[PDB]
Context: one part of a larger RNA
Molecule: 16S ribosomal RNA, nucleotides 4 to 920
Organism: Thermus thermophilus HB8
C1' cells in the first nucleotide's frame, strides 16, 4: 500500500476429493403486496411490423420581372 | 395607366435543404479503437496576402392565348427582367504538353506554344457597405491507405475468373482489378485460410482484492440503415430519413384512362408482448440556416405531463406520561406478555387560506465615438405567479418479507405422507419453533418481496491461481516433422528488455479536493493515476543475432562383456492320440458319488514298429533381454539393442515433441496348408425347481504355419520423456579395477529429509527444481448418437446434446 471472511450437503462417525444450493453486489426491468410529498434522472430491451390527424426546414424585396390588395405622384 | 412605397402570393435567382434530430436492422469489416502515411486528395460559409471587374447577345418560368384531363397534373404558341446562360477581351496571376533545373514516387521552381476569369446591389450618397472573378496562404471537416488489436464451432481443412501479379487504357478530387483488353501463373491457408453461427465498435458501465469476468441502455465519439431493393441527377458535399426515377409488397384516391402515400422526427392509434409515456407549453434562453439589419422558420433545445422505474431527501409527531386500563397471547393457574404502547397532559404545527413575488436578461438594436475600441441607452421569461420568502394554522398514509439449520427471531391451537412447504440439507405417518392461523419477535421501510439475468463467492479454465499411483486424468511403445527450450569464454549490434525526455492518450465518468441548489441526489471549478502506441537519446546485466573460443552436455574411436532382443534356415528327445505286429482277457474311463462312454467284433495294463502335428521338463531365479507388446530345447547365418576400459579424436552437433509414419498380445477376418493335443459353438450323461451353467463324455472353427488385413486390453509401475540434485543398510544379474573392497550399468527390499488426504513414495522418486508433450474440470444418458476417417467384416479412432441426479468416489475407522 486505505485491499482478499465463507457457510449448508455422500458417511455411524474420520481425512481427502469433488460437484450442487445459499448469504453480496448491480439492472432500461418487470410482477405480488402496499403506496404520502419533492429534487434530479429515466421509460419500446419485444415486430428494422404496420401505422389516421397535426407538426419536424426554411430563408433573402439589399439578386430580378411580376401578380392581388393598400398608401403617395402625370 | 405611369412612377415612390409596404404589405401578400406564386415564380426566376442565392444560400439551406448532407446540419441538427431517429434506430441498430446489417456488418467479424480498416467496421471499430489506437498509432501513423498522403510526393496520391479534396473541402461551401469563415479570416489573412497580392492582382482585376471592360465591351456585348441570348433564353426559360412568372405573365397573355389554346389545348388535354376526373383528379395530380400536363402539353403547345406569343413576350420580358436579373448575382440566370453565353461570346470577344484583360492575365497578378493559374491549369495542360515538351525541355532544363532542384528536388525526389505527381513537392517547389523557370522558358515556349495553347486554355479560362468575373455583376450587381443598397444609400448616413459620390464615398463607404455587403456582394462576385483569379491565386497563393490559414483554419475547419470529411476521402483513402498501414502497422497493431476486436465472438464462438476444426464434427467447417483446404480455399481462390478479376481469382494473384504485369502491361495499357476507363473512372475518381485522389492511389488502387474498382472497372478493361492483352500477357505472365499466380494469391490464400493448423499463426485457422473457407464455411456456419452471432453481434453495430467504443470512451464507459457493472462486478471483482487484484487479475480478471461480463458489458455497450440513456450520454459522448466513429459507423450503418431510412418500407425492401437497385440507380443515377443537382450539388463544395448525397447516392439524400421528411429531393428525384425504377421494381416488389402494402395502404388510400378513381368518372378506371390514371394517381398519392413511406413515423427507425416529435407526439398519437394499433399488433406484439412480462413490459415501457402526453395528439402538451415555449423560441424567454443555448445552438442550427436564412438576411446588411428588423427580423422569420426551428418537437434541435429549453421546459411542464404521466409511471416508486431508479437514486436522493421529507412526512406520517415531540416530552411527560400507573408495578402497568382493557382486548386478545401464553399460564408450572402463582402469573408473565404486548406496553410507555395506547389512552390522557401540555408544546411543536405536514397540509390548507391569506399576502409579496423572482435568478435565468443581456446583447442584437438605439444614442455619442465613424455603424471600431468605446462609453451610454431602451425592449424581451414559455417555465409561471411557480420556486422562494412574510404571517397565519389543523396531530395529521404503513407496509411487506421473515422466524427449522445456513441465518436476526418461539411460542400456544389446527392438521396427521391429507392439507401442504421448499433455494440446498430436507420437513409433514396425533405432541411440527419447518406446513395453516394467533400471539409475539426480527429485519427493512414508501416500500418490501418474487422471477429473469450478469460478476461475485468459484484457486470449480486456476496469468496472478490447481491438478494426473488408486479420487475425473499419462497417450499401448516408438521414429521423427514443425514448433516450444538449451551449456562455459569473448567480443560486435542494440530486436527483446530497462530509463529519461517528447508527443499522443478528446470530453464526459471515476479518483483526490473545494464550491455551489437550505443538505443530498444532481451540478460548476480545480488536480494528479497511466496502461498503450509515435518520435529522439542512452545503458546492455539475461534473452535474441552476428564472429571467435574451450571442453564436463551429446557423439564417435580402439579393444573387449553378458543376454529366453529380431528374422530365415536347420534339427534333438520326452510325452499324447491314431496304425500295425505281439501278447494277453473282463472289464477300462470317469466323479463327491455317477452315468453317459469305449470293451468278448478282444478293449483298457504290455513289448516292438510306423506316421504326424504343436510345446521345450531338468537348468529356471521375485533371473536376463527389448521401446513396448513380446521373446525360452539345439546349431549356424544376417541383424538390432547395450554395457566396459583406456581419455584419442568431434566440438553444442542438445532436449522433447501437435502432425506424419513404423511398431503393437489374444481373439477376429481373408486366401492357401496343416490339423495330434487342446477346445468357444453344439450333442450327450448327471446335477437342479429349471441348469442354455459349474463336473463328467464326445466335439466344429480356431488353436499351429505362409502371404494380406484388423490396432483393441486390468497394451498397468493402473506412474510420458530427458537432465540436474538431496542418508544409508542389504540380497542379486553384469562388466572394470592391484581386489578387504574401491568403482560404472541394471533387477529388488527396508528405510534420513522431504512430500502425500491417508494407503505409502522414498538415488529404479511420487522429494525438492527446469524444458518439451499427452491429459482431467460432478455422477448417470455414453465411449453412446449426428458427422468425418479408416476396416472385407466385426468394428475402430474422434465424439457430443436433450434430459436426469444429490450426489458419483478415494486412502483410512
Nucleotide at each position: 500500500u486505505u485491499g482478499g471472511a465463507g457457510a449448508g450437503u455422500u458417511u455411524g462417525a474420520u481425512c481427502c476429493u469433488g460437484g450442487c444450493u445459499c448469504a453480496g453486489g448491480g439492472u432500461g426491468a418487470a410482477c405480488g403486496c402496499u403506496g404520502g410529498c419533492g429534487g434530479c434522472g429515466u421509460g419500446c430491451c419485444u415486430a428494422a411490423g404496420a401505422c389516421a390527424u397535426g407538426c419536424a426546414a426554411g430563408u433573402c424585396g439589399u439578386g430580378c420581372g411580376g401578380g392581388c390588395c393598400g398608401c403617395g405622384g402625370g | 395607366u405611369c412612377c415612390g412605397u409596404g404589405g401578400u402570393c406564386a415564380g426566376c435567382g442565392g444560400c439551406g435543404g448532407a446540419c441538427g434530430g431517429g434506430u441498430g436492422a446489417g456488418u467479424a469489416a480498416c467496421g471499430c479503437g489506437u498509432g501513423g502515411g498522403u510526393g496520391a486528395c479534396c473541402u461551401a460559409c469563415c479570416c489573412g496576402g497580392a492582382a482585376g471587374a471592360g465591351g456585348g447577345g441570348g433564353a426559360c418560368a412568372a405573365c397573355c392565348c389554346g389545348g388535354g384531363g376526373a383528379a395530380a397534373c400536363u402539353c403547345g404558341g406569343g413576350c420580358u427582367a436579373a448575382u440566370c446562360c453565353c461570346c470577344c477581351a484583360u492575365g497578378u496571376g493559374g491549369a495542360c504538353c515538351c525541355g532544363c533545373c532542384c528536388c525526389u514516387u505527381g513537392g517547389g521552381g523557370u522558358g515556349u506554344g495553347u486554355c479560362c476569369a468575373a455583376a450587381g446591389g443598397g444609400c448616413u450618397u459620390u464615398g463607404c457597405c455587403c456582394g462576385c472573378u483569379u491565386c497563393c496562404g490559414g483554419a475547419u471537416g470529411g476521402g483513402c491507405c498501414c502497422g497493431c488489436g476486436u465472438c464462438c464451432c476444426a464434427u467447417c481443412a483446404g480455399c481462390u475468373a478479376g481469382u494473384u501479379g504485369g502491361u495499357g487504357g476507363g473512372g475518381u478530387a485522389a492511389u488502387g482489378g474498382c472497372c478493361c483488353a492483352c500477357c505472365a501463373a499466380g494469391g490464400c491457408g493448423a499463426c485457422g485460410a473457407c464455411g456456419g453461427g452471432u453481434a453495430g465498435c467504443c470512451g464507459g458501465u457493472c462486478u471483482g482484492a487484484g487479475a480478471g469476468g461480463a458489458u455497450g441502455g440513456c450520454c459522448g465519439g466513429c459507423c450503418a440503415c431510412a418500407g425492401g431493393g437497385g440507380c443515377a441527377c443537382u450539388g463544395a458535399g448525397a447516392c439524400a430519413c421528411g429531393g428525384g426515377c425504377c421494381c416488389c409488397a402494402c395502404u388510400c384516391c378513381u368518372a378506371c384512362g390514371g394517381g398519392a402515400g413511406g413515423c427507425a422526427g416529435c407526439a398519437g392509434u394499433u399488433a406484439g408482448g412480462a413490459a415501457u409515456c402526453u395528439u402538451c407549453c415555449g423560441c424567454a434562453a443555448u445552438g442550427g440556416g436564412c438576411g446588411c439589419a428588423a427580423g422569420c422558420c426551428u418537437g434541435a433545445c429549453g421546459g411542464a405531463g404521466c409511471g416508486a422505474c431508479g437514486c436522493c431527501g421529507c412526512u406520517u409527531g415531540g416530552a411527560g406520561g400507573a408495578a402497568g386500563a382493557a382486548g386478545c397471547c401464553c399460564u408450572u393457574c402463582g402469573g408473565g406478555g404486548u406496553g410507555u404502547a395506547a389512552a390522557c397532559u401540555c408544546c411543536u404545527g405536514a397540509a390548507c387560506c391569506c399576502g409579496g413575488g423572482a435568478c435565468g436578461a443581456a446583447a442584437c438594436c438605439c444614442c455619442c465615438g465613424a455603424c471600431g475600441a468605446g462609453g451610454g441607452g431602451a425592449c424581451u421569461g414559455a417555465c409561471g405567479g411557480u420556486a422562494c420568502c412574510g404571517g397565519g394554522g389543523u396531530a395529521a398514509u404503513a407496509g411487506c418479507g421473515c422466524c427449522g439449520g445456513c441465518c436476526a427471531a418461539c411460542u400456544c391451537c389446527g392438521u396427521g405422507c391429507c392439507a401442504g412447504c421448499a433455494g440446498c440439507c430436507g420437513c409433514g405417518g396425533u405432541a411440527a419453533u419447518a406446513c395453516g392461523g394467533a400471539g409475539g419477535g426480527c429485519g427493512c421501510g414508501a416500500g418490501c418481496g418474487u422471477u429473469a439475468c450478469c460478476c461475485g463467492g468459484a484457486u470449480u479454465c486456476a496469468c496472478u491461481g490447481g491438478g494426473c499411483g488408486u479420487a475425473a486424468a499419462g497417450g499401448g511403445c516408438g521414429u521423427g516433422u514443425a514448433g516450444g527450450c538449451g551449456g562455459c569464454c569473448u567480443g560486435g549490434g542494440g530486436c527483446g528488455u530497462c530509463c529519461c525526455a517528447u508527443g499522443u492518450g478528446a470530453a464526459a465518468g471515476a479518483c483526490c479536493a473545494c464550491g455551489g441548489c437550505u443538505c443530498a441526489a444532481c451540478c460548476g471549478u480545480g488536480g494528479g493515476g497511466g496502461a498503450g502506441c509515435g518520435u529522439g537519446g542512452g545503458a546492455u546485466a539475461c534473452g535474441c543475432u552476428c564472429a571467435g573460443g574451450c571442453u564436463a552436455g551429446a557423439c564417435g574411436g580402439u579393444g573387449g562383456g553378458a543376454g529366453a532382443g529380431g528374422g530365415u534356415g536347420g534339427u534333438g528327445g520326452a510325452a499324447u492320440u491314431c496304425c500295425c505286429g505281439g501278447a494277453g482277457u473282463a472289464g477300462c474311463g470317469g466323479u463327491g458319488a455317477a452315468a453317459u462312454g469305449c470293451g468278448c467284433a478282444g478293449a483298457u495294463a504290455c513289448c516292438g514298429g510306423g506316421a504326424g502335428g504343436a510345446a521345450c521338463g531338468c537348468c529356471g531365479a521375485u533371473g536376463g533381454c527389448g521401446a513396448a507388446g513380446g521373446c525360452a530345447g539345439c546349431c549356424a547365418c544376417c541383424u538390432g539393442g547395450u554395457c566396459c576400459a583406456c581419455c584419442c579424436g568431434u566440438g553444442a552437433c542438445g532436449c522433447u515433441g501437435a502432425g506424419g509414419c513404423g511398431c503393437g498380445a489374444a481373439a477376429g477376418c481373408g486366401u492357401g496348408g496343416g490339423g495330434a493335443g487342446c477346445a468357444a459353438a453344439c450333442c450327450g450323461g448327471a446335477u437342479u425347481a429349471g441348469a442354455u451353467a459349474c463336473c463328467c463324455g464326445g466335439g466344429u472353427a480356431g488353436u499351429c504355419c505362409a502371404c494380406g488385413c484388423c490396432c483393441u486390453a486390468a497394451a498397468c509401475g493402473a506412474u510420458g520423456c530427458g537432465c540436474g540434485c538431496u542418508a544409508g543398510g542389504u540380497c542379486u544379474c553384469u562388466g572394470g579395477g592391484u581386489c578387504u573392497c574401491c568403482u560404472g550399468g541394471g533387477g529388488g527390499c527396508c528405510g534420513a529429509a522431504g512430500c502425500u488426504a491417508a494407503c505409502g513414495c522414498g538415488u529404479u522418486a511420487a522429494g525438492c527444481g527446469c524444458g518439451c508433450c499427452g491429459c482431467c474440470u460432478g455422477g448417470g444418458g455414453a465411449g453412446u448418437a449426428c458427422g468425418g476417417c479408416c476396416g472385407c467384416a466385426a468394428g475402430g479412432c474422434u465424439g457430443a446434446a436433450a434430459c436426469u441426479c444429490a450426489a458419483a468416489g478415494g486412502a483410512a475407522u